[PDB]
Context: one part of a larger RNA, bound to proteins that are not shown
């Protein structure tokens, strides 16, 4: 001392920043101790809201009438008819008519006071001045006061409740080859088998003719082992003697560790008022009574009457699913009997081989209101009927 | 004995059961989705539309409290 420089995450140190250095507020209400004008609720005056058959106008939208009303005394348009009264050759320019939109009008009838607004009333509200001067209103202040929101200056701890997750303990069932082994009954009447040979016998090596180790025989002896019985019997069962599964409508129950708290007016109901302990869901008391335990009114049990279903004994249907057994049908033959054809170098009534009909004999299989029996912790909302100490 | 999320009446219906004096017509139990007439309220617990404490502690100014941001500096991974 791995050229610097970056990214993520921490830690030290530092400049600063926070009026940091006894920690917020504010709504009601209780209490305490002091003040005031005035609370309420009337009188008067003023302004607003809102409502009124339009009370009364003012009107306003649509239309509807007679056009008195405008080409002189209302207008602006027409690709509408003209002098059939006017000034240019039977040929232009003006005046009219009519028609469209119109104008202010004189009125009237329909909706409406409208967000176009006044007047009267009726109501409500607020402001001014009166009275009202005291258990009424209100100011300000203390309580190391409640109750309701926020929320602590800084570090930190518990405790339930929910979601999520990772574990750990305890208990119960199913099912199998209705688990396979195995335990226990010296397992009792046996058989048979062997060897990875018990004992003995036999040979060969040991220990003061008695006691051990190898080697061969072999069927149970002074051990044992497999099979099959005549047949098992008890116990416990995927065992809490850790020997081998899958599982859970045949599963419940406690506990621990981690990580997290996002939302924020859920009140049909009182006509809400201290912050809606509130919807769905799953209990428990009372608006009946009677006892029983333990504590001095509390606290912890039984219940308090009838129905049905299953558990039991009988006898009682149908159904399914599986085995067996008995018919009766239909298909599928290792074969017998009686005619027509066709084959063989055994051709004397030699041999052998298929078809057609009806008749026998064995087997198999599918159908069958089948028809009995058997079995199912089977099914008929456990098909149904009758009883109990 | 166990087990029901089974509990008003009246009258209709189904199905059982007695007598059954025509196996008439009554009498009695299950069931029933049938039939014109209004209502349960009062406390509570809570595995019930996302936390709360109506639970607590210690410190606290010339030395400490907080300020993951910004200034050096270190250490780990990149």
């Nucleotide at each position: 001392g791995u050229a610097a420089a970056c990214g993520g995450g921490u830690g030290g140190g530092g400049u600063c920043c926070g009026c940091g250095c006894a920690g917020u507020c504010c709504g009601c209400c209780c209490g305490g101790a002091g003040g005031a004008u005035u609370c309420a609720a009337c009188c008067c005056g003023g302004c607003g809201g809102c409502g009124g058959g339009u009370c009364c106008g003012g009107c306003c939208g649509u239309g509807u009438c007679g056009g008195c009303g405008g080409c002189c005394c209302g207008g602006c348009g027409g690709a509408u008819c003209u002098u059939u009264c006017c000034c240019g050759c039977g040929c232009g320019g003006g005046g009219g008519a009519c028609c469209g939109u119109c104008c202010c009008c004189c009125g009237a009838c329909c909706g409406g006071c409208g967000a176009c607004c006044g007047g009267c009333c009726g109501c409500c509200g607020c402001c001014g001045g009166g009275c009202g001067c005291a258990u009424u209103u209100c100011c300000a202040c203390c309580g190391c006061g409640g109750c309701g929101g926020u929320g602590c200056g800084c570090c930190g701890c518990g405790a339930c409740c929910g979601g999520c997750u990772c574990c750990g303990g305890g208990a119960c069932g199913g099912c199998u080859g209705g688990g396979a082994a195995g335990g226990c009954c010296c397992g009792g009447c046996g058989g048979g088998g062997a060897a990875g040979g018990u004992g003995g016998c036999u040979c060969g090596g040991g220990g003061g003719c008695c006691c051990c180790c190898g080697a061969g025989u072999g069927u149970u002896a002074c051990a044992g082992c497999c099979c099959c019985c005549c047949c098992g019997g008890c116990a416990g069962c995927a065992g809490c003697a850790c020997u081998c599964g899958c599982c859970g409508a045949a599963u419940c129950c406690c506990g621990g560790g981690g990580c997290c708290g996002a939302g924020g007016g859920a009140g049909c109901g009182a006509g809400a008022c201290c912050c809606g302990u509130c919807g769905c869901c799953g209990c428990g008391c009372u608006c009946u009574c009677c006892c029983c335990c333990c504590u001095c009114g509390g606290g912890g049990g039984g219940g308090c009457c009838g129905g049905g279903c299953c558990a039991c004994c009988c006898c009682u249907c149908c159904c399914a699913c599986g085995g067996c057994g008995c018919g009766a049908c239909c298909g599928c033959u290792c074969g017998g009997g009686g005619c027509g054809g066709a084959c063989u170098g055994u051709c004397c009534c030699c041999a052998g081989u298929g078809c057609g009909c009806c008749c026998c004999g064995g087997g198999c299989g599918g159908g069958u209101c089948g028809c009995g029996c058997c079995g199912u912790c089977g099914g008929g909302c456990c098909c149904g009927g009758g009883g109990g100490a | 004995g166990g087990c029901c999320a089974c509990g008003c009446g009246c009258g209709c219906g189904u199905c059982c059961c007695c007598c059954g004096a025509a196996g008439a017509g009554g009498g009695g139990g299950a069931c029933g989705g049938c039939g014109g007439a209004g209502c349960g309220a009062g406390c509570g617990c809570a595995c019930g539309g996302g936390g709360u404490c109506g639970g607590c502690g210690g410190c606290g100014a010339c030395g400490u409290c907080g300020g993951c941001u910004a200034c050096c500096c270190a250490c780990c991974c990149g």